Description: Released in 2013, the model rests on X-ray diffraction data to a resolution of 2.98 A. This is an experimental structure of RNA, with 27 nucleotides shown.
[PDB]
Context: bound to proteins that are not shown
C1' cells in the first nucleotide's frame, strides 16, 4: 500500500 | 445519529 478498523482535529453529503 | 474526505495518533494484515 500500500490495506482495514479505531479515536482526536477539520469539512463537506444526506 | 448515519457516510465520505484530509490532517493527527494508535493499531492490525
Nucleotide at each position: 500500500u500500500u490495506c482495514g478498523a479505531c479515536g482526536c482535529g477539520u469539512c463537506g453529503a444526506a
The entry also models magnesium and chloride ions. The entry also contains AFTRAX, not shown here. Crystals were grown from: 2.7 M 1,6-HEXANEDIOL, 200 MM AMMONIUM CHLORIDE, 10 MM MGCL2, 50 MM HEPES PH 8.0, 5 MM DTT. Parizotto et al. published it in Nat.Struct.Mol.Biol. in 2013: "Structural Basis for Duplex RNA Recognition and Cleavage by Archaeoglobus Fulgidus C3Po".